[PDB]
RNA sequence: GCGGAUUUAGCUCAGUUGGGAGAGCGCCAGACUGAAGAUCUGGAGGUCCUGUGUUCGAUCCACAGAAUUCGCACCA
Ligand code: PHE
Numbered sequence: 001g002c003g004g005a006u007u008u009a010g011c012u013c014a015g016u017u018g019g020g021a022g023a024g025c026g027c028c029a030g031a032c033u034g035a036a037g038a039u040c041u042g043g044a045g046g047u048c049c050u051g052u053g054u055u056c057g058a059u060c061c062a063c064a065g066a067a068u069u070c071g072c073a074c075c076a
Base pairs, nucleotide, nucleotide: 001072002071003070004069005068006067007066008015010025011024013022019056027043028042029041030040049065050064051063052062053061
C1' cells in the first nucleotide's frame, strides 16, 4: 500500500433495510429494609464516530476519513 471487521447511553451490547434506537448493569423517585443486595413503579441519560453524495428527509445506503482490529501485499 491493499482488503475485512468493529465504533450506538457512564459501562456492555442488541436494532435498522432512510421518517430518525432499545436493554442489562449503572443512576434516580416512590414502596420494603436500620442500611445493602434482591423485588416492585416510575423517571432521566446518546451530535446513533465524522464529512460528503443521494434524497423531502441519512443512525442505516453510497462514497470518503479517524480509531481499533484482523488478512494480504511491498522489501534500502
Ligand atoms: N534508494 C532507494 C533504495 O533502493 C531506491 C528505492 C526507493 C527502492 C524506494 C525501493 C523503494
Notes: The RNA (TRANSFER RIBONUCLEIC ACID (YEAST, PHE)) has 76 modelled nucleotides. Ions in the entry include magnesium. The 1995 paper behind the entry is "Crystal structure of the ternary complex of Phe-tRNAPhe, EF-Tu, and a GTP analog". The PDB entry is titled "Phe-tRNA, elongation factoR EF-TU:GDPNP ternary complex". Method: X-ray diffraction, resolution 2.7 angstroms. The entry became public in 1996. An Rfam search finds the family "tRNA" in it. The family's RNA type in Rfam is transfer RNA. The model includes bound phenylalanine (PHE).